Solved structure of RNA, 22 nucleotides shown. Entry title: The Structure of RNA Internal Loops with Tandem AG Pairs: 5'AAGU/3'UGAA. It was solved by solution NMR. The entry is an ensemble of 7 models. The entry is indexed under tandem AG pairs, thermodynamics, imino AG pair, dual syn GG pair, extrahelical U, RNA.
[PDB]
RNA sequence: GACAAGUGUCA
RNA sequence: GACAAGUGUCA
Repeated sequence: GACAAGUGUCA
Repeated sequence: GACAAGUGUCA
């Protein structure tokens, strides 16, 4: 730099 | 739709 599955906060 | 910190894989 890229890809996949999750978490917290705001709308 | 936006923001932040982690996980797995590749470069």